[PDB]
RNA sequence: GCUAGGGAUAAACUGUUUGUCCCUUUAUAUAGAGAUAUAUAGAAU
RNA sequence: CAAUCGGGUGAAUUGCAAGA
RNA sequence: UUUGCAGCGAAGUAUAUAUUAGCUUAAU
RNA sequence: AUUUAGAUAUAUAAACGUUCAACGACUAGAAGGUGAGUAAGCUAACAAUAACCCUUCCACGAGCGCCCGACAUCUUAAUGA
RNA sequence: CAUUAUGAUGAUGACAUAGUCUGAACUAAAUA
RNA sequence: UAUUUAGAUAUAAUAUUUAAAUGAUAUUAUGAUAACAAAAUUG
Numbered sequence: 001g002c003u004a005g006g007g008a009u010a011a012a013c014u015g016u017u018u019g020u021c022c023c024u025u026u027a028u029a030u031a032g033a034g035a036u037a038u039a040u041a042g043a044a045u
Numbered sequence: 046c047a048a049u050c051g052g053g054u055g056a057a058u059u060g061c062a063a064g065a
Numbered sequence: 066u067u068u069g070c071a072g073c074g075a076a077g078u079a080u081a082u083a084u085u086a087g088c089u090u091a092a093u
Numbered sequence: 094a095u096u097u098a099g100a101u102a103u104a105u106a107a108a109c110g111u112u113c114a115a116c117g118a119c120u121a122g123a124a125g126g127u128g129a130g131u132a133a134g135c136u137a138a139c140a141a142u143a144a145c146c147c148u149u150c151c152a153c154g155a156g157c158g159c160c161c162g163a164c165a166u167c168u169u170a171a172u173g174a
Numbered sequence: 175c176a177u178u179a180u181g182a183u184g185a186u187g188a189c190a191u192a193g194u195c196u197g198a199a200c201u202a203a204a205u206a
Numbered sequence: 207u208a209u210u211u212a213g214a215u216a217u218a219a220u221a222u223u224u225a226a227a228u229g230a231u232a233u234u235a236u237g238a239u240a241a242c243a244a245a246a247u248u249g
Base pairs, nucleotide, nucleotide: 004024005023006022007021008020009019010018011017025044026043028041029040030039031038049163050162051161052160053159054158059071060070061069062068072111073110074109078106079105080104081103082102083101085099087135088134089133115196117195118194119193120192122150123149124148125147126146151154164184165183166182167181169179170178172176173175198247200213201212202211203210204209205208206207216236217235218234219233220232221231
């Protein structure tokens, strides 16, 4: 930068630039709980 | 957006397998 | 990129045991 | 009647680590002081007061794991202004 | 609005994270 | 065609520093690549 924020990083040449993956946030639906929240699946990002 | 601050513990560490 | 088996593991927590029973107050 | 607690030791379990780094080895400070916490009091052991108080030194000492606290934000319900 | 009790939440990296060493190719011997 | 093991231009010994290591410096005994590195890139 992704992308709203990050973490770490293959090319260009160090986190200047592009990109990859993951995490959180946001929004969506599902099931338990009295609720805060938890877990699952799709998005952006 | 934000994911903050200070402490205790530091051992075991070898035989594998499944896979991606 | 990441889980499973067997064995092994510090502190803390939970459970149990030895406790050691250290001295008197004392009590049960 | 032992007790009783305190302090230490051993076993079992769950979390999690090891297994699982490029083959891999090593590093998660040291010493001194205080004395909270025990069975009515006093010991021991004091791990400071496990999750921390003070001082001095080495060069510092990598957590996000596992464990304890603070702070912040929320839910719930009494409580006052 | 404030006080108290209770509960919840405050990410991922450790298939080595910070660091110091040390391999990372060439031989030779063995296994397949 | 892979994998493992050992080896490769060295190994010991002494002093200084330290809580201890870590690390470094100095000195000594010497032995010197088959070729080699004694770059890696690291991440």
Molecule: Group I catalytic intron
Organism: Candida albicans